[PDB]
RNA sequence: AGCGCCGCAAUUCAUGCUGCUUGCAGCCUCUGAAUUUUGUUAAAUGAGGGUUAGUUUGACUGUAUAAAUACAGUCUUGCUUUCUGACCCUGGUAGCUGCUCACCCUGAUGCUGCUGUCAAUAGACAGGAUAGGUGCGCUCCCAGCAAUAAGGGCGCGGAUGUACUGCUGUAGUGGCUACUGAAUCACCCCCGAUCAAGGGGGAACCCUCCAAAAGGUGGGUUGAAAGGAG
Numbered sequence: 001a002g003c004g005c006c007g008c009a010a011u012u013c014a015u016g017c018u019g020c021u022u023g024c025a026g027c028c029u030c031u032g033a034a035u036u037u038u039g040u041u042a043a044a045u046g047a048g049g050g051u052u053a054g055u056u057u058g059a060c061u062g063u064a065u066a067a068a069u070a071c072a073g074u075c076u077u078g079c080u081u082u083c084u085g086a087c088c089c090u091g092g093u094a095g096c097u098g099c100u101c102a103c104c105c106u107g108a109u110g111c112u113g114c115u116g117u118c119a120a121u122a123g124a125c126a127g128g129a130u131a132g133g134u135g136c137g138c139u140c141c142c143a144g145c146a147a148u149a150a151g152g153g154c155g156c157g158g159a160u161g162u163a164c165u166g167c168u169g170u171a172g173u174g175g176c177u178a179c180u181g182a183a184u185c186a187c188c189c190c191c192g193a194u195c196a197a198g199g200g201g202g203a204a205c206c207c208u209c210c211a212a213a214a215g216g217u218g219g220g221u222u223g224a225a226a227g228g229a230g
Stems, first nucleotide, its partner, number of pairs: 002138004006039001009036006016027003048089004058075007079227005084186001091180010101169001103153003110145003114127001132141002156166003187202001190199002203222005209216002
């Protein structure tokens, strides 16, 4: 360079807004759709492997309502999944094992890629996701390799030979099982069960009262959603 996403801008709009004539009219504050543009020390997607019986995501009853819904009150239980957030690691040893490999050529939905230091390719201590592409991701590109798509070349000891092996290891890279270290949290923290189970202690923000202020109370929020198991 290419493609998909994100929404920053503009424009045109409406699925949006305004009292209507209630379907038309008009304008872009909120909610959005499209086309184009753009990538700004900006908005918003996205960014590696794990971790809780996690919180909210409930149910019932009175009221309000033309109602989705809001409030008040009663009970409450933990199943399986998705995000977000927070947190922990980038695993150690002991095996069974795959898969490929004369030396070459371009190269495949081929492999690897974070910062820094030592160090020599290959990698050890230590940080750790913000893991190559400055908006993000990629079967695209790049840097390296390519034996681990093909496909085509081409060789020394061998073969009764016409097939096939060595140069294949004291390798490269993936699986399986077992013992293993940290998280075992959802405001934080301590103690327990992890066939059961909850109870303490605390800080941030509150509504309100005692007063006159402060201070000291009673109650409440401290992220949310989803579900038919095969």